The RNA (Chains: A) with a sequence from Candidatus Koribacter versatilis Ellin345 has 52 modelled nucleotides. The PDB entry is titled "Crystal structure of the ADP-binding domain of the NAD+ riboswitch with Adenosine diphosphate (ADP)". Lineage of the source: Bacteria > Terriglobia > Terriglobales > Candidatus Korobacter > Candidatus Korobacter versatilis. Bound small molecules: ADENOSINE-5'-DIPHOSPHATE (ADP). Rfam match: nadA riboswitch. The entry also models magnesium and sodium ions. Released in 2020, the model rests on X-ray crystallography data to a resolution of 2.4 angstrom.
RNA sequence: GGCUUCAACAACCCCGUAGGUUGGGCCGAAAGGCAGCGAAUCUACUGGAGCC
Ligand code: ADP
Repeated sequence: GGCUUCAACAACCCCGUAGGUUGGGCCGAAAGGCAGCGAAUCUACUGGAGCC
C1' cells in the first nucleotide's frame, strides 16, 4: 500500500459516524414533506482485530 472482519462504548436487547441505491412506512388532493424504516445494499470515515 492492499484485503478481510467486527462494534466494545449505547437509558432491556439490537443499534460506530455521515451520506447515497432499491424498496417500504406515516402525512398530504397534489406538490411535496415527516422519521431509531429493527429492510436489502453501496461509499467514505471513526474505532477494534487480523492476513498479504
Ligand atoms: P458482545 O458483548 O455484544 O458479545 P461482541 O463480542 O459482539 O460483543 O463484540 C466485541 C467486538 O467489538 C470485537 O469483535 C471488536 O470488533 C469490537 N470492539 C471491542 N472493543 C473495541 C474498541 N475499543 N474500539 C472499537 N471496536 C471494539